[PDB]
Context: one part of a larger RNA, bound to proteins that are not shown
C1' cells in the first nucleotide's frame, strides 16, 4: 500500500 | 499456494483485508449515537 | 421481533379540553330573613 | 354545547406507477384554526339534555 | 320502569354562542354594452343595463367605571 | 368573540 | 367581500 | 407536464372506451373520469 | 412495439 | 458498505 | 414523500375521511350469555402464544 | 413524569 | 392532557477514553 | 528502588500513589 | 463505605 | 477514611503466515 | 507422552502405516 | 487483547464483466461463405 | 444486403 | 465514414 | 451560414441531517 | 454548536465563443463505381 | 484498348 | 450442344 | 466367332470361387456404363464448397495500360 | 462526383 | 452450400455399407 | 461364404443390395481448416514463380529467348 | 529473414 | 514476421 | 473502424 | 459475432 | 424438415483440475  | 520427474503459460479453487447476521468460550470501567 | 408469521393477543395505558357559551344538582359563607338574593368549591349534562 | 380526535405513533404487505426525485404549470381547483383592508350585527318563533315521576 | 347485559321507552318542565323562519346584505348563472386593472398573454377582476336561482350573524361573554343613561378594555 |  | 399565509387535489 | 432510475425474447404481437373530434353530464377542478354520435386509430 | 410493446419475476422510491 | 479511482453491491432504524 | 389497519366493499359527519384506538356487510378466527341476544381484532408502548438460528420492563 | 421541545383545548393560570 | 417526547431497566448494537498497578 | 535469577520476565525486600473496587 | 452537588423524584455522572 | 486491595482470556504454533525439530 | 490407515486433522497444498516438528495430551512460544 | 474465534451475505482480491481495461493458429473462444 | 455504429 | 469555402 | 452537441461567464434551483476542514463547547475525543 | 466548502451523477432563464461533430449551401479527385 | 486462367451452362 | 482417348464389362 | 488344352484366380500360406457346358491367354467383331492417363508444377481461376479430353454458342468476376466518364 | 466499411433481423 | 440421406422418373460397366 | 484367432459379429480373400452416374425437388451438415472474420494507413530486405505494362540486349524474326523495373496475385 | 510480437512452437 | 500472429 |  | 474452470451437455424441457 | 435429422438451449448435482507450448 494502485501488492501479492 | 495449488496441474510437471523439472519448466514457462492459460485458467479457476484457496488464503490475507473491510462491513452485516447469527453463534461458542470469556468479560472491569466510563462517556456519546440516529441500536 | 425487518429476513420465518401485514400471524394471533390476557391485562393496563396510548385525545383530552374549556366553568369568562347554557340551565342544572351538591357544599361553604354573607345575610333578608317564610319570601329571596349574592357570591367560590365540586360533579355530571 | 364549542373545539380537537383526519396530526402525531407503527409497519414495507401491496405498488414497476407521474409512486419517487428534479424542474416547470393550475389563465383549469378547494382549503377550519392565522394575518390585512373595506363593510355589517334589523324583526321573530321551537324543542331537547340535565332534573323529577 | 323494560333488559342477564350490551342497551334503551313513556309523560311533565327549562336555557344557550343550540336549531328554524323574514328582511337587507350578498353569492351563481345567462344575455347586451364601456374598456378602468393584474398580467408574457384574459374563459379573469371591475363598471352600467336585464332574466332568475341561491341565500348571513352571537351586539354573545368577562371585567373596570358610571345614580341611572352611558363611556372604556380583553 | 360573530356574519 | 377582497386578498394572503397554511395542508393539499390536477 | 418534460427529464432519471430493474431483470427475463425457452415471453412477438398488444388494444376495442381502446386512439382522437362533436355535443353534454358530473366532479371543487381540465381530462375517455363517464355518457351519445362520428372515424380508425394508439 | 425489436430504440424490448404486452405479459411474467422482483421490489415502496429518495437523501444516503 | 467496499475500492485508488472507474465501479460494483444494499437501500429496515434517522430525514 | 407513498400506502395499509384480519382479507374486502361501502357510505354519515366534517374544511379536511369513505377514518389504526368512530359506523354497516360479506369471509375467516375468537369471547360473554340466563339461550332471547351481544361484542372483539396491539403493522401503538409493555406484557403473551406461535414462528424459527434470530431481537428487551406488564417502570 | 408532563419538569425540558412539542400539538389539541383555554382570554389565562393551567 | 398526551407508552409523542424526557428518564431510569435488560442487551458482548456502533464509536470515544481507561484499567487489571508504578 | 535494590538484589537474585532457568534476564522479552518471575521471586525477595522496602517505599508510593488510587483510575477501579 | 460517607458528604455535597446532581436530577420532576431517583440513578449514573462530577467535587471531597 | 480503608487498602494493590476487586479485576485476561480467545485462537495458533508444516508451508501460505508470526511461532518448537521437545 | 500416548495412537498407530484407527482415532483423528485438513478453507488449499497435505499429515497420520510403531522415531507424527502436522492427531490427542503437558511443558515452551506466537497474534 | 476485553475481547477472541466457527457459518452465511456483499467489495477489494479479479484486467476471472475489461469505458478506463481482457481475449478469440496450437490452451474457452471468428459464423461454412457471400 | 436493411436498421444500427 | 476523404479534402476545401 | 446557423450554434444543436461542446466551451466560458452570469441569475433561479437541487430540503435538513450525513461527508471534509478550521475554531469554539462537554477534561481531550466519540458528540 | 459557529462559518468555509462538497453532495443530491443534474435541470432550467440569458449572453459570448466557432475549431471538432450535426445541419443548410458551394467547389473538388484521392475512396469506391462506370466505359 | 490488348491480353491470362480445369470460373460457370 | 456436338466430337473423341485409352482402359475395363458382357456376348 | 476362330485358335488352343487343363488349369485360373486369390493369400504370409491357403480356401471360398472361375473351369471340360472348353476357363485363363491370343486373335477378329457387337453392345453398354462411369472417368479424361504423363504433360501437371507451395501452377491458375472462384466468396466459398470447388473446377483438368477437344471444337461452337450463352455467360460471371479479377489483373494490367488508361491527362477518359 | 463520397455515390464509402462493417453489418443485429432477413436473403442466396 | 464436400459427401452421405430422402421423394419421383430413368440407368447401373467398376468399386461397393447392409448381407 | 472362405480364412485367421482362445474368441473375430473386423483386418485378409471370393461374391454382393442401397449407393456412387443423368432430370426435376428435399436435407443444410464435415478436421466446411489458413483451427487465423473484414475494409484503411504504416514498419530493413533478400530470394522463386503466374499475369499485365515498361527499357535494354539477342533472334531461326516466333504470340521466340536473356536482364532490369512497376503493379497486382502465389511460395520460402 | 532484420526491428518488434508471443508462454512458447512461430 | 508488408500474404503479421507488430502498432493505429 | 464494425 | 463469439469466450467466461473440467463435467453434467450439447443433454432435459419449451418454441420454430 | 417427409424423415434422418437442423437451429435455440439450461438447471440439480459432482470435481481441483481440465487444457496448451517446450526440456
Nucleotide at each position: 500500500a494502485u501488492u501479492c | 499456494g495449488g496441474u510437471u520427474g523439472a519448466u514457462c503459460c492459460u485458467g479457476c479453487c484457496g488464503g490475507a483485508g473491510g462491513c452485516c447476521a447469527c453463534u461458542g468460550c470469556u468479560a472491569u470501567g466510563g462517556g456519546g449515537g440516529u441500536c | 421481533g425487518a429476513c420465518u408469521a401485514a400471524g394471533c393477543c390476557a391485562u393496563g395505558c396510548g385525545a383530552g379540553u374549556c366553568a369568562a357559551g347554557g340551565g342544572g344538582g351538591c357544599g361553604u359563607c354573607c345575610c333578608u330573613u317564610c319570601u329571596g338574593g349574592g357570591a367560590c368549591g365540586c360533579c355530571a349534562c | 354545547g364549542g373545539c380537537g380526535g383526519a396530526c402525531g405513533g407503527c409497519u414495507c404487505a401491496g405498488u414497476a406507477a407521474c409512486a419517487c426525485g428534479u424542474c416547470g404549470g393550475u389563465a383549469a381547483c378547494c382549503u377550519a384554526c392565522c394575518c390585512u383592508c373595506g363593510g355589517g350585527a334589523g324583526g321573530g318563533g321551537g324543542a331537547u339534555a340535565a332534573c323529577c315521576c | 320502569g323494560g333488559g342477564a347485559a350490551a342497551c334503551u321507552g313513556g309523560g311533565g318542565c327549562u336555557a344557550a354562542u343550540c336549531c328554524c323562519c323574514c328582511a337587507u346584505a350578498g353569492g351563481c348563472c345567462u344575455g347586451g354594452g364601456g374598456u378602468a386593472c393584474u398580467g408574457g398573454a384574459a374563459g379573469g377582476u371591475c363598471c352600467c343595463c336585464a332574466g332568475g336561482c341561491c341565500g348571513a350573524a352571537a351586539g354573545g361573554g368577562a371585567g373596570c367605571c358610571g345614580u341611572a343613561a352611558g363611556g372604556c378594555u380583553c | 368573540g360573530c356574519c | 367581500g377582497a386578498g394572503g399565509a397554511u395542508g393539499g387535489g390536477c | 407536464g418534460g427529464c432519471g432510475g430493474c431483470c427475463g425474447a425457452u415471453u412477438a404481437g398488444g388494444u376495442a372506451g381502446u386512439u382522437g373530434g362533436u355535443g353534454g353530464g358530473g366532479u371543487a377542478a381540465c381530462g375517455g373520469c363517464c355518457c351519445a354520435c362520428c372515424a380508425a386509430g394508439c | 412495439g425489436a430504440a424490448g410493446a404486452u405479459c411474467g419475476g422482483u421490489a415502496c422510491g429518495g437523501g444516503c | 458498505g467496499u475500492g485508488a479511482g472507474a465501479g460494483c453491491g444494499g437501500g429496515a432504524g434517522c430525514c | 414523500g407513498g400506502a395499509g389497519a384480519u382479507g374486502g366493499a361501502c357510505a354519515c359527519u366534517g374544511a379536511g375521511a369513505c377514518a389504526c384506538g368512530g359506523g354497516u356487510c360479506c369471509a375467516g378466527g375468537c369471547c360473554c350469555u340466563a339461550c332471547g341476544g351481544g361484542g372483539c381484532g396491539c403493522a401503538g408502548c409493555a406484557g403473551g402464544c406461535g414462528c424459527g438460528a434470530a431481537a428487551c420492563c406488564u417502570c | 413524569g408532563c419538569a425540558a421541545u412539542g400539538c389539541g383545548g383555554g382570554a389565562a393560570a393551567c | 392532557g398526551c407508552g409523542a417526547c424526557g428518564g431510569g431497566g435488560g442487551g458482548a448494537c456502533c464509536c470515544c477514553c481507561a484499567g487489571u498497578g508504578c | 528502588g535494590u538484589g537474585c535469577c532457568u534476564c522479552u520476565g518471575g521471586c525477595a525486600c522496602g517505599g508510593c500513589u488510587u483510575u477501579u473496587c | 463505605g460517607g458528604a455535597g452537588u446532581g436530577u420532576a423524584a431517583a440513578a449514573a455522572g462530577c467535587u471531597c | 477514611g480503608g487498602g494493590a486491595a476487586u479485576a485476561a482470556g480467545g485462537g495458533c504454533u508444516g508451508g501460505g503466515c508470526a511461532a518448537g525439530g521437545c | 507422552g500416548g495412537u498407530g490407515g484407527c482415532a483423528g486433522c485438513c478453507g488449499c497444498c497435505g499429515c497420520g502405516g510403531u522415531a507424527a516438528u502436522a492427531c490427542c495430551g503437558g511443558c515452551g512460544g506466537c497474534c | 487483547g476485553a475481547g477472541u474465534g466457527g457459518u452465511g451475505g456483499c467489495c477489494a482480491c479479479u484486467a476471472u464483466u475489461a469505458u478506463u481495461g481482457g481475449g478469440c493458429c496450437u490452451a474457452a473462444a471468428g459464423c461454412g461463405g457471400c | 444486403g436493411u436498421a444500427g455504429c | 465514414g476523404g479534402g476545401c469555402c | 451560414g446557423u450554434a444543436a452537441g461542446u466551451c466560458c461567464c452570469u441569475g433561479g434551483c437541487g430540503a435538513a441531517a450525513u461527508c471534509c476542514c478550521a475554531c469554539g463547547g462537554c477534561u481531550c475525543a466519540a458528540c | 454548536g459557529u462559518g468555509g466548502g462538497g453532495c443530491u451523477c443534474g435541470c432550467u432563464g440569458g449572453g459570448g465563443a466557432u475549431a471538432c461533430u450535426g445541419c443548410g449551401g458551394g467547389c473538388c479527385u484521392u475512396g469506391g463505381g462506370a466505359c | 484498348g490488348g491480353g491470362a486462367g480445369a470460373g460457370g451452362c | 450442344g456436338g466430337g473423341g482417348g485409352u482402359a475395363c464389362c458382357c456376348c | 466367332g476362330g485358335g488352343g488344352u487343363a488349369g485360373g484366380g486369390g493369400u504370409g500360406a491357403a480356401a471360398u470361387c472361375c473351369u471340360a457346358u472348353a476357363a485363363u491367354c491370343c486373335c477378329g467383331g457387337g453392345g453398354g456404363g462411369a472417368c479424361c492417363g504423363c504433360c501437371a508444377g507451395u501452377g491458375g481461376c472462384g466468396a466459398a464448397g470447388g473446377c483438368g479430353c477437344c471444337c461452337g454458342g450463352c455467360u460471371g468476376g479479377a489483373a494490367c495500360g488508361g491527362g477518359u466518364c | 462526383g463520397a455515390c464509402g466499411g462493417u453489418g443485429a433481423g432477413g436473403g442466396c | 452450400g464436400a459427401a452421405g440421406g430422402c421423394c419421383a422418373g430413368g440407368g447401373g460397366a467398376g468399386c461397393g455399407a447392409a448381407c | 461364404g472362405g480364412a485367421u484367432u482362445a474368441g473375430a459379429u473386423a483386418c485378409c480373400c471370393g461374391g454382393g443390395u442401397a449407393g456412387u452416374c443423368c432430370u426435376g425437388g428435399c436435407u443444410g451438415u464435415a478436421a466446411a481448416g489458413g483451427a487465423u472474420g473484414c475494409g484503411g494507413g504504416c514498419u530493413a530486405g533478400g530470394u522463386g514463380u503466374c499475369g499485365g505494362g515498361c527499357g535494354a540486349g539477342c533472334u531461326u524474326c516466333g504470340a521466340g529467348c536473356u536482364c532490369g523495373c512497376c503493379c497486382g496475385g502465389u511460395g520460402c | 529473414g532484420u526491428a518488434g510480437g508471443g508462454a512458447a512452437g512461430c | 514476421g508488408u500474404u503479421a500472429a507488430g502498432c493505429c | 473502424g464494425c | 459475432g463469439c469466450c467466461u474452470g473440467g463435467g453434467g451437455a450439447g443433454u432435459a424441457c419449451g418454441g420454430c | 424438415g417427409c424423415a434422418a435429422g437442423g437451429c435455440u438451449g439450461a438447471a440439480a448435482c459432482u470435481u481441483a483440475a481440465a487444457g496448451g507450448a517446450a526440456u

16S rRNA, nucleotides 1 to 879 from Pyrococcus furiosus: 847 nucleotides with solved positions. The entry has 60 different proteins, among them Small ribosomal subunit protein uS14, Small ribosomal subunit protein eS28 and Small ribosomal subunit protein eS24. Rfam match: Archaeal small subunit ribosomal RNA. The family is grouped with related families in Rfam's "SSU clan". Gene Ontology terms of the family: ribosome and structural constituent of ribosome. The family has 86 seed sequences and 709 matches in Rfam 15.1. The structure was determined by electron microscopy at 2.59 angstrom resolution and released in 2025. Entry title: Structure of P. furiosus 70S ribosome grown at 95 degC. Primary citation: Garcia-Campos et al., Cell (2025), "Pan-modification profiling facilitates a cross-evolutionary dissection of the thermoregulated ribosomal epitranscriptome". The entry also models zinc ions.